Record summary
The RNA has 36 modelled nucleotides.
[PDB]
RNA sequence: GCGUACGAAGGAGAGGAGAGGAAGAGGAGAGUACGC
Ligand code: EKJ
Numbered sequence: 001g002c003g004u005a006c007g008a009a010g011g012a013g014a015g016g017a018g019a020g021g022a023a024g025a026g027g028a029g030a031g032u033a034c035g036c
Base pairs, nucleotide, nucleotide: 001036002035003034004033005032006031
Other pairs, nucleotide, nucleotide, family: 007009tHS007030tHS010014tHS010015cWH010026cWH010027cWH011016cWH011027cWH013018cWH013029cWH015020cWH016021cWH018024cWH020025tHS020026cWH021027cWH023028tWS024029cWH
C1' cells in the first nucleotide's frame, strides 16, 4: 500500500492544491484484527 472483519467513523486525494468547509460550517481522516 491492497484485501478482509468488527465499528457511526472516507479519499496522502477513490471528487475539489479547495469550482464547499484551512487544524474544517462534518472526519488530525477514531481504533483494532487477520491475510498478502
Ligand atoms: C487532509 C487534506 C488534504 C485544510 C484542515 C483540516 C485536513 C486533513 C489532502 C490532500 C491534496 C489536500 C488539498 C487541499 C486541502 C487539503 C488536502 C488527511 C489524512 C489524514 C488526516 C487528515 C488529512 N484537516 N487531511 N490534498 O483542512 O485538511 S488528508
Method: X-ray diffraction, resolution 2.9 angstrom. The entry became public in 2018. Sample source: RNA was prepared by in vitro transcription. The 2018 paper behind the entry is "Crystal Structures of the Mango-II RNA Aptamer Reveal Heterogeneous Fluorophore Binding and Guide Engineering of Variants with Improved Selectivity and Brightness". Crystals were grown from: 0.1 M HEPES pH 7.5, 2.45 M Ammonium Formate, 14.5% glycerol, 6.5% D-Sorbitol. It comes from the structure "Crystal Structure of the Mango-II Fluorescent Aptamer Bound to TO1-Biotin".